[PDB]
Context: one part of a larger RNA, bound to proteins that are not shown
Molecule: 23S ribosomal RNA, nucleotides 531 to 1365
Organism: Haloarcula marismortui
RNA sequence: GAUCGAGCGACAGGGCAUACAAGGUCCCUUGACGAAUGACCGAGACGCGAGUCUCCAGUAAGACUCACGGGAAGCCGAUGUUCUGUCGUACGUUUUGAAAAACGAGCCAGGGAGUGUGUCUGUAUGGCAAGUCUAACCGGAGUAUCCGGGGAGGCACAGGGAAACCGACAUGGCCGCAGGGCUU
RNA sequence: GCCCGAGGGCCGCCGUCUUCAAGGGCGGGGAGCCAUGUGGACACGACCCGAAUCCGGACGAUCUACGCAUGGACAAGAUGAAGCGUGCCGAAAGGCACGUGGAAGUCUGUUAGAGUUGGUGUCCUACAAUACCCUCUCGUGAUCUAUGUGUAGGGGUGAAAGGCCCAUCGAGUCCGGCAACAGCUGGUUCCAAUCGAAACAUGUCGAAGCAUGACCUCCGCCGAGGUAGUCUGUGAGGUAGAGCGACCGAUUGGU
RNA sequence: CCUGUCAAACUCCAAACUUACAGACGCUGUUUGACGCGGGGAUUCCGGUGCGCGGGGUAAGCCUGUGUACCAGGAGGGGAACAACCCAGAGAUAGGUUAAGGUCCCCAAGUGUGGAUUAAGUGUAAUCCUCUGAAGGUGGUCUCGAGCCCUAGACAGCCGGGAGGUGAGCUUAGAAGCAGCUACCCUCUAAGAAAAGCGUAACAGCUUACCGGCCGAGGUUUGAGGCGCCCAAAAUGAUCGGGACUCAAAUCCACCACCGAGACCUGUCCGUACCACUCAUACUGGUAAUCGAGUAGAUUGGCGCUCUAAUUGGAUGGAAGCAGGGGCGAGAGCUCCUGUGGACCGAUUAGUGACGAAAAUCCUGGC
Numbered sequence: 001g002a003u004c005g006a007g008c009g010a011c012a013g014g015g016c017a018u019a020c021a022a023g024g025u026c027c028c029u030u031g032a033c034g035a036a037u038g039a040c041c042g043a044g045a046c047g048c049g050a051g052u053c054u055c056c057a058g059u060a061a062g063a064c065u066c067a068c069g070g071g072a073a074g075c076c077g078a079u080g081u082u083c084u085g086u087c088g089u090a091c092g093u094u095u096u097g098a099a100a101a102a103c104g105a106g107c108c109a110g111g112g113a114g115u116g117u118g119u120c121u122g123u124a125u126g127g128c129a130a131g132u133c134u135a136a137c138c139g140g141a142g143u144a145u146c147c148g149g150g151g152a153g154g155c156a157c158a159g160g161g162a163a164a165c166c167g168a169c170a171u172g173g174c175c176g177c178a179g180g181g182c183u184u
Numbered sequence: 185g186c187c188c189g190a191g192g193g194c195c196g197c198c199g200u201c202u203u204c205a206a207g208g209g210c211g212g213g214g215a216g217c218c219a220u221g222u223g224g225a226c227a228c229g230a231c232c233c234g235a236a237u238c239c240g241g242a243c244g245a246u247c248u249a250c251g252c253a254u255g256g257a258c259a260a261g262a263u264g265a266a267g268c269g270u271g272c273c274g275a276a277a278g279g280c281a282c283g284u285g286g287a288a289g290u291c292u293g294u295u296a297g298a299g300u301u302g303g304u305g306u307c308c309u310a311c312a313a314u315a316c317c318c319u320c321u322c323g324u325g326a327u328c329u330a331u332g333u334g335u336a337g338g339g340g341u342g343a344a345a346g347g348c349c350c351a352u353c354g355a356g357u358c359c360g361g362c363a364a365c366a367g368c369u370g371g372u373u374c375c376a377a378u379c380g381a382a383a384c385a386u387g388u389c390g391a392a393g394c395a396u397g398a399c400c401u402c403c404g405c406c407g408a409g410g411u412a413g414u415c416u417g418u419g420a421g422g423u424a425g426a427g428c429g430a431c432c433g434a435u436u437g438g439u
Numbered sequence: 440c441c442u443g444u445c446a447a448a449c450u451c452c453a454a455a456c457u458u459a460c461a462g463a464c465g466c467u468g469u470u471u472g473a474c475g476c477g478g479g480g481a482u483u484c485c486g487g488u489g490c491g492c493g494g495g496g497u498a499a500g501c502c503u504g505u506g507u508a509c510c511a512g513g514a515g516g517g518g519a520a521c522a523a524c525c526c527a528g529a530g531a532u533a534g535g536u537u538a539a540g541g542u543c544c545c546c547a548a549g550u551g552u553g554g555a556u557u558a559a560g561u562g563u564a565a566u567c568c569u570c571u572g573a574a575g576g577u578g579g580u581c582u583c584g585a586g587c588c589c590u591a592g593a594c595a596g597c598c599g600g601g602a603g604g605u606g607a608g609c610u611u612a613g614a615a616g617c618a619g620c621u622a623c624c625c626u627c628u629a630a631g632a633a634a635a636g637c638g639u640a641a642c643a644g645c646u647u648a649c650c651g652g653c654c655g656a657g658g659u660u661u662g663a664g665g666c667g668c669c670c671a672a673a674a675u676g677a678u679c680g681g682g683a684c685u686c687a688a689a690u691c692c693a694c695c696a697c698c699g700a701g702a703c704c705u706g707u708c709c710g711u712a713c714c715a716c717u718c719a720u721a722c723u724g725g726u727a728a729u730c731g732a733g734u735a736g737a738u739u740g741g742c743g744c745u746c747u748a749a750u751u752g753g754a755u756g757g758a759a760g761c762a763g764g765g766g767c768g769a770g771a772g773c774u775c776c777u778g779u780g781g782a783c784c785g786a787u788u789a790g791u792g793a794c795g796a797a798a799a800u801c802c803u804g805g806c
């Protein structure tokens, strides 16, 4: 649940359901606090009228939170399902525009897509610094690690020129940020 | 307020090339090298899958095409060529009649066998990846058929249809090259915080793509201004409108 | 001379407007470093719509420019639905007030007020591929103006009169108000044409002009405006979203009060930025009217998986896994309880990477 409507839900709020544990709150009187907002009634005064203005008054009220008193233990949360309200035509992709009468998937599990070397160019961190790093390899050893050795060679330390060939400011002036100084 | 002011900014000057000359280009007042992480680029499979190729070496003529070898098959019937005969006629050549004969890529034929016209029937997740039924063609020949054998891939084979070469043919099949390449389609898996486009310009065998700009973002540097709005001042402009004895060219009539 | 027209590729003129520079105000920048410079990384180079101005085209939900705002990549409210039309740019939660739009029901708020028009269900349709309705017509009705006529009687209607010279002359067989040509003169009178319209072969016949009466109050002509009507034909079942609505629930002119977003105001919280303090990016305090949407993309902190190491823990007094359930975290995800299971399992820190799936006519297996 056999009178009723379809992205299956999110958020609110009701029904019904609930062993313990791992959550413990929730409801009503009243009272305190009280943002924005914000009256009724009444009094006075306007308007053809609907209605308005002034005062009452920024008062009563006002979300949340708290205190006293009373209550709940399926009772509060939560969970399952269902009802009501609001919103709501999947997902991903293609596309100016997708619920699409554009493309893909029956369902589930598992599987399924920036990796390596070399070179170049940034960047962050770290070592050393006019330098820096070792490569193959050698010795040791605790023997693929690791300690020591190895500077061959690379890059940097000068550039310009097709080449021949030549070969530079360890600072001369002004402005001035940060910082420092003065008796500001 | 005044000084000193690293870094930075503007100049000077210095090396070299070109250079009669001049003007230009490049370089100059000491920061690099190595390591680790990470951003990006290029070659390589280069985020992953995705297709038609091309090339190499091999395996196939158990299917099928064509040839060859050795075998086999074709009820029955119809038509009645040549040749021959007899008779009549004729001088002869011959002619006619009847018979005999039994020819043929000949006829009829579900003989066997081969083939496959129509039904656009039946079937179409079939009985079957080419089937079933009826109908139809050939059936002594360029015939059909078994077995054996030969020809192999840019090569065979082909009464030629680009047909066939084992369900594969406008270039077989298998494996390899191989993870082929694509500017084309698809897909690329955890949370959050800040900023936040372009769908345009130049070039491109370029327009379904790139590169360079515009634009987005991140880092470092610099150090006092900036200008999306308005007003004013000094300038730029010929669109709307208007007009044309103001050019220009259209475009009415009258005395 | 006068008179009639034009121009994207004309201009004696000439805007609005756009635009260079500068000053001023504003806003902004000097701990949020603007303006600018250098460098790394892109994505992007199919766009679309509205409005304004365009050019082409009969046109187009056409093609192609341009400025701009929007969609794309923009929620929420409204518009029946509906990328780009209106409101509106939006952290969470909460109270309040509005915007667009709406207040007869569906449906929150008016069956609101004053006044007028419409009888067509016109209409209840801002914009639009979407909502048609045109040239032409309208004694449908409402409103406003102007001219002329009128109680010395208007407009209409009804009655009566509409008469003589003479059946004018010409034309003609004839024509006598009326086939045609010219003319169109005067008596009676209160009017009455040399006849306006029919009618006859011609006459006759009927009315018109004009006059009088009866009647009695406005009438007649023309201009403009409002709403409506005609013009108005289509295919499955009619429509303003529907119901339905008529002194409206339509339309127009005013007005009153309300409903109605995430906008605006307001309490608390969160993120981000910036300031003060600080070693701190840990606390604490402060500022934001001038922070809070986002596709491609750039940047940054964090969750989870494997195995290695260091440090340090759990487990047969019951590990991992699985099932159901409790708690925390914006979240990736962390954690606990019960059952099952029956032997392994973590945390922190630094590493490692065949590290995360809803998708690919994805693969394999199962259903």
Stems, first nucleotide, its partner, number of pairs: 009087010023076002025072004030067003037061001042055005091104003106806006116228013131155003137149004159166002169196001172195004179188004197212006231371002234368001238361006249335009258325001260292003263288001267284007297322003302318002305316002337353001339349003374741006384397005400480006409467003413464009425452001426450002433445002437441001486510010515526003530708007540698003543682003549695001551694006562684002575669003579666010596653005602626002608620002635646003709731002711727005742795001744792001746790008760779008